An RNA structure with a sequence from Homo sapiens, in which 21 nucleotides are resolved.
The entry is an ensemble of 20 models.
RNA sequence: CCGGCAGUGUG
RNA sequence: CACACGUCGG
Numbered sequence: 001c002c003g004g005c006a007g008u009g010u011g
Numbered sequence: 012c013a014c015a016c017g018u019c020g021g
Stems, first nucleotide, its partner, number of pairs: 001021005007016005
Other pairs, nucleotide, nucleotide, family: none
């Protein structure tokens, strides 16, 4: 700067 | 709404 996935953080 | 960590790509 562009694609998939789940939970948790940071601003 | 943006940015990381876990796990895989260009």
It was solved by solution-state NMR. It comes from the structure "Solution Structure of the Tau pre-mRNA Exon 10 Splicing Regulatory Element".